[PDB]
Context: one part of a larger RNA, bound to proteins that are not shown
RNA sequence: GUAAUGGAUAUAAAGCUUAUGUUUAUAUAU
RNA sequence: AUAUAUAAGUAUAUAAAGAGACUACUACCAAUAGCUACACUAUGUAUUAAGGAGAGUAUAACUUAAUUUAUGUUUAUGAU
RNA sequence: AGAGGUUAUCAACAUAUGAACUCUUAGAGAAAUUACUUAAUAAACGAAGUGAAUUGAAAUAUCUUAUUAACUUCAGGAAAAGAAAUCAAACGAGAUUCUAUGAUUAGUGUGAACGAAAAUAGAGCAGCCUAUUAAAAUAAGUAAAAUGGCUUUAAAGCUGUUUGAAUAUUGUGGGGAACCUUCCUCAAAGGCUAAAUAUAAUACAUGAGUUACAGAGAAAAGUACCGUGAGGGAAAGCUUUGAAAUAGUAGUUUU
Numbered sequence: 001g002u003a004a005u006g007g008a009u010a011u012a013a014a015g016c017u018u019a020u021g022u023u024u025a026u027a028u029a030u
Numbered sequence: 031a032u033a034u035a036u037a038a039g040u041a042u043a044u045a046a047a048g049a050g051a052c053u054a055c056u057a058c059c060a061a062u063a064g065c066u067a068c069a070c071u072a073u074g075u076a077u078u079a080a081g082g083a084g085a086g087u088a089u090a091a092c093u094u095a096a097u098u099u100a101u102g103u104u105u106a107u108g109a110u
Numbered sequence: 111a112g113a114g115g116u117u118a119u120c121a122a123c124a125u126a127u128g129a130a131c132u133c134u135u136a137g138a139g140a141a142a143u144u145a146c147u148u149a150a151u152a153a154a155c156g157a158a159g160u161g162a163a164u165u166g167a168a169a170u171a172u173c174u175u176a177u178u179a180a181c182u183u184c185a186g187g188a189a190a191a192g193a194a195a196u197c198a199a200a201c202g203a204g205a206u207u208c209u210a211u212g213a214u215u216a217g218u219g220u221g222a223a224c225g226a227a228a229a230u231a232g233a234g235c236a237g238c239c240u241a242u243u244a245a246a247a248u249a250a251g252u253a254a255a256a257u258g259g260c261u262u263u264a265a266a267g268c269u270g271u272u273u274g275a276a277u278a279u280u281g282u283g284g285g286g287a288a289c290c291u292u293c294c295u296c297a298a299a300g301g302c303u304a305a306a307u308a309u310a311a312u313a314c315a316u317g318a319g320u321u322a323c324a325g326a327g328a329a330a331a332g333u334a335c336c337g338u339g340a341g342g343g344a345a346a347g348c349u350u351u352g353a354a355a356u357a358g359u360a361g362u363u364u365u
Base pairs, nucleotide, nucleotide: 025034026033027032028031048365049364050363051362052361053360054359055358056357057356063350064348065347070319071317072316073315074314075313076312077311078310079309081134082133083132084131085093088116091119097118099126100125101124102123103122104121137144138143155186156184157183158182159181160180166173196203197202207233208232209231210230211229217224218223237302238301239300254273255272256271257270258269259268260267282297283296284295285294286293335342336341
C1' cells in the first nucleotide's frame, strides 16, 4: 500500500429444529 | 379368506355476482340566512272631485308635431 | 371664463306656449267600423222605494237574523239633516251632524234576545225670512177619529179606506208614554243655511308592520290560463348563503 458483506485467528461439539418432495381402509377370522 | 364400498382425520380458516352501515366527494334541490318598498301594509295629515280601452311612436322621453316654442330668476356663497 | 345639437338633451325652479289619433260617446252596427261632426261623465259613497234567507231560540210558527244584504229610481262633490207644534220637571236646557259615556239601564218579549232618552265629554259651532240669491200674505180634506197595517212600551211618528176641528198667555192649538184635568212647554199643515261626516284618487309622515309560499290576487296582473257566458284566476325578485330528502361514487368495515 491492497483485500474482507459466508473477514480473520482461536474455542466447543455428534441418531438430525433442512426456506425440499411423494404417499396415507375399516371390521371379522386364521 | 370373508363382509362393507375410496379409504388418515380435521376447519376457534377462507367468498363479493351484488348488498348494508358510517364518513367524505360530486350532483340535484332551494329550506335557513343576507339584500331590495311611495310598485305592499295600518293609521294620520294635506289636496283634489268622471274613468278606461284600442292602435301608433326616438324602448327613460308619448300621440302621426308621438324629445314644440318662449319668458324671468338663481347658478357652487347654487339648488335641496 | 372650457368640451359637448345625436359623440345630443353637462340646469334646476317658476310662468306661459304648439301638437295631442280611434272607441266607450250623433245615427246605424258584429265597440275601436260605417257615416258624420268643432256630437263627449266609471266605480264607491248619499236619500227614498222594495226587501229576503242562512242563523239563534239547542225543534219550531211570534220573535231573531234585520229598517240587514240585494235590487230600482234620483242627486252632488259630498249627500242627508237642521235653527223646536224639541226636551225637561216646578230648577232649567236651547238647531242639525259625527264619536264616547249614560246602557248586558228604563223598558219590551213566554223565551232566545232586542233596546232608548234626558244628561255628560269631545269634534265642529251660525244663524235666519232683507233667508247673501232670491221662498210665506203664517198654511183644512190639514190636525184628529174609527178601521186595516208599519213603527213601537199602550204615547208620539208613517199610512190605505171611510169621516172630519179650532184661532194665540185676555190661555186658541200640539206635546209632557193608556186616559181625564190643572199647570208647564212649544207654535204643525211654508221655506233657506257653512263646518265637523261618508267615499274614491293623489302626495306626504309614522312603524317592537311585511321582506318574496311574506306583504296585496298582483315586486312586469286582473296579465297569462280556464270557462259559450256571467265569472274564476296564477306562477314569477336579486350578484349572496346552500339544510333535508334523493342519486352515482370513494374510504373503513360487514355480508

Overview:
The PDB entry is titled "The structure of the large subunit of the mitoribosome from Neurospora crassa". The RNA from Neurospora crassa OR74A has 365 modelled nucleotides. Itoh et al. published it in Nat Commun in 2020: "Analysis of translating mitoribosome reveals functional characteristics of translation in mitochondria of fungi". The reconstruction used 131,806 particles. The structure was determined by cryo-EM at 2.74 angstroms resolution and released in 2020. Among the 44 different proteins in the entry, which are not shown, are RNase III domain-containing protein, Ribosomal protein L15 and Mitochondrial ribosomal protein L43.